[PDB]
Context: bound to proteins that are not shown
RNA sequence: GGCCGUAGUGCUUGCUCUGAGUUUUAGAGCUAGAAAUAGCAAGUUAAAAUAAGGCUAGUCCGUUAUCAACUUGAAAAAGUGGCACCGAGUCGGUGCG
RNA sequence: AUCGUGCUCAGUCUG
DNA sequence: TAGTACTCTGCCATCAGAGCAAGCACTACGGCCGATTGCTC
DNA sequence: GATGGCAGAGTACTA
Numbered sequence: 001g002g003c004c005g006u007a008g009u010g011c012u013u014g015c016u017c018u019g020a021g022u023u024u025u026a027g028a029g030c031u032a033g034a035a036a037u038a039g040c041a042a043g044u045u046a047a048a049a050u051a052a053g054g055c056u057a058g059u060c061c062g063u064u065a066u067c068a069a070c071u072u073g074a075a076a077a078a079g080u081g082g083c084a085c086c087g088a089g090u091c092g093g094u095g096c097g
Numbered sequence: 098a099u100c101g102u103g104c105u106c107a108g109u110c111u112g
Numbered sequence: 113t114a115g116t117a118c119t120c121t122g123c124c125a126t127c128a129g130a131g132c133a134a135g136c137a138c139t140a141c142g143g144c145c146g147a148t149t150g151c152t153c
Numbered sequence: 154g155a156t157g158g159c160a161g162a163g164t165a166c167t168a
Stems, first nucleotide, its partner, number of pairs: 001145020021050006029040004053061002055058001069080004082096006113168013
Other pairs, nucleotide, nucleotide, family: 033036tHS052062tHS055056cSS055057tHS056058cSS068081cWW073075tHS073076tHS
C1' cells in the first nucleotide's frame, strides 16, 4: 500500500428549509410657548429589499478555485533572461564567453 | 561547418 | 478670510439553527495478500 | 481576528 469486521472522531462537497437582524414607508402625537424650549402621552406590528444585477428568462445564475511582466495566438496555451571566482547590510566586485 | 591525428578524462557493457 | 486639501484617531464589520446524501483522513485493533538462489534428496 | 473604509477633528496652503 487494499479489503473485509467493529467502534469512534474530525473534516469536505452538494441540496432543501427555519428564525431573527438591518433599511425606508404606514401606524394623525397633545398642550404651553413667536420661536428655540418645556411638560405629558405613546412604544410590541406590517409592506418591500436582502449582494447592484444578467440573459439563457429558468420557481435559473451572481462572494469557491485560477490570475507577475513582454511576445505570439480568438481562446485554450506556448515561448522570452550566459558562466566562474572573491566577498556580504537587502546584494557588490573581478574575469571569461 | 566537416575528416583525420595527438593528449587527458568520464560513463557504459562484458569477463 | 474661505475653501479646499491632506493627516491622524477611533469605531467597525449579519447571525443562529434543522435535516439529508456522498466522500476522505485518522485512530485502534484483528485477519488475510513477494521472488530468487542455494542447498539437499 | 484582522485589516481597510469612514466619519470627524485638526492643521496648512491658496484664491
Shown are 168 nucleotides from a PDB entry: RNA from Streptococcus pyogenes, together with DNA. The reconstruction used 118,125 particles. Released in 2024, the model rests on electron microscopy data to a resolution of 3 angstroms. Shuto et al. published it in Nature in 2024: "Structural basis for pegRNA-guided reverse transcription by a prime editor". The entry also contains CRISPR-associated endonuclease Cas9/Csn1 and Gag-Pol polyprotein, not shown here.